[PDB]
Context: bound to proteins that are not shown
C1' cells in the first nucleotide's frame, strides 16, 4: 500500500 | 436553492 454495507450532516474544489 | 469530486463527523 490494506480495514463492509449505508445514512445524514459539515467542510474543501466546481457547475 | 439545485448538481458533481473529494475529504470529515456522528449514526445504523
Nucleotide at each position: 500500500c490494506a480495514g463492509g454495507u449505508c445514512u445524514c450532516u459539515c467542510g474543501u474544489c466546481g457547475a | 436553492u439545485u448538481c458533481g469530486a473529494c475529504g470529515a463527523g456522528a449514526g445504523a

An RNA structure (Template RNA (33-MER); Product RNA (14-MER)), in which 27 nucleotides are resolved. Crystallisation conditions: ammonium dihydrogen phosphate. The work is reported in "Crystal structure of the coxsackievirus A16 RNA-dependent RNA polymerase elongation complex reveals novel features in motif A dynamics" (Bi et al., Virol Sin, 2017). It comes from the structure "Crystal structure of the coxsackievirus A16 polymerase elongation complex". Released in 2017, the model rests on X-ray crystallography data to a resolution of 2.5 angstrom. Protein in the same entry: Genome polyprotein.